[PDB]
Context: bound to proteins that are not shown
RNA sequence: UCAUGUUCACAUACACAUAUAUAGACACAAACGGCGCGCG
DNA sequence: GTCCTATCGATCTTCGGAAGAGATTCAGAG
DNA sequence: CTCTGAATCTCTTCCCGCGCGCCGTAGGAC
Numbered sequence: 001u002c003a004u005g006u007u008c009a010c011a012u013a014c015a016c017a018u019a020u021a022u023a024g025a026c027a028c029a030a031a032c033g034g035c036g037c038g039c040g
Numbered sequence: 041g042t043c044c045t046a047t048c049g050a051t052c053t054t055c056g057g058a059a060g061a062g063a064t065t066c067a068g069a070g
Numbered sequence: 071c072t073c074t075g076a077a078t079c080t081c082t083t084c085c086c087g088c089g090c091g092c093c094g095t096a097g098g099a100c
Base pairs, nucleotide, nucleotide: 032094033093034092035091036090037089038088039087040086041100042099043098044097045096046095057084058083059082060081061080062079063078064077065076066075067074068073069072070071
C1' cells in the first nucleotide's frame, strides 16, 4: 500500500376445562387324650 | 449330642362287674 | 352217630352338663 459482495424475502399478541377409584375379600386357629376333684 | 428307627422274635397286661345275650360246645338218646 | 336240650366263652352296655388341676416317644448308634 489493502477494492468489491446480484434481486425479493423474519412473527403483532386474549376465551377455555376434565374425574373416582384402591391389590390380597378376609386375615383363618390358639387343641386333643387320660388321670383325677367338684358341682349339680 | 443328635438323628433315626423300633416295640417281651430270652415278659406277664390284674383278680374287686353284672348282665345279658349270642356263638360256639357238649349230653341221653332213636 | 349226631339230634334238640343244655354249657362255657366273648362282646357289648352302663346319665347329662360343667368347671378346674396336671401330663404328654425312647433307646441306640454314629
Molecule: mRNA